Notes: Released in 2020, the model rests on cryo-EM data to a resolution of 3.2 angstrom. U7 snRNA; modified H2a pre-mRNA: 52 nucleotides with solved positions. Among the 10 different proteins in the entry, which are not shown, are Small nuclear ribonucleoprotein Sm D3, Small nuclear ribonucleoprotein E and U7 snRNA-associated Sm-like protein LSm10. Sun et al. published it in Science in 2020: "Structure of an active human histone pre-mRNA 3'-end processing machinery". Rfam match: U7 small nuclear RNA. A reference for the family is Spycher et al. (1994), "3' end processing of mouse histone pre-mRNA: evidence for additional base-pairing between U7 snRNA and pre-mRNA", Nucleic Acids Res. The family has 49 seed sequences and 10,439 matches in Rfam 15.1. Ions in the entry include zinc. The PDB entry is titled "Cryo-EM structure of an active human histone pre-mRNA 3'-end processing machinery at 3.2 Angstrom resolution".
Context: bound to proteins that are not shown
RNA sequence: UUACAGCUCUUUUAGAAUUUGUCUAGU
RNA sequence: CACUGAAUCAGAUAAAGAGCUGUAA
Numbered sequence: 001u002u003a004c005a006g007c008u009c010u011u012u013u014a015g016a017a018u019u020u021g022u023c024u025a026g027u
Numbered sequence: 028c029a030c031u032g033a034a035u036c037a038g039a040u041a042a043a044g045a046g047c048u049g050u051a052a
C1' cells in the first nucleotide's frame, strides 16, 4: 500500500404510520 | 475577586464522510 470488525467525531436528512408526539366513533 | 456552556427534540433514522485501534494479506 487494499478489505473487514471495534469504538470516538463531521455535513446532509429524518424525527407526521399499531400501547399516549397528528384520530375509522365523538355512537 | 478566583476563568466558558444543554451545539435545532426522544438512550438507538437514513445517505455520504472522517480518524484511531486491532486483526485477516
Base pairs, nucleotide, nucleotide: 001052004049005048006047007046008045009044010043011042012041023026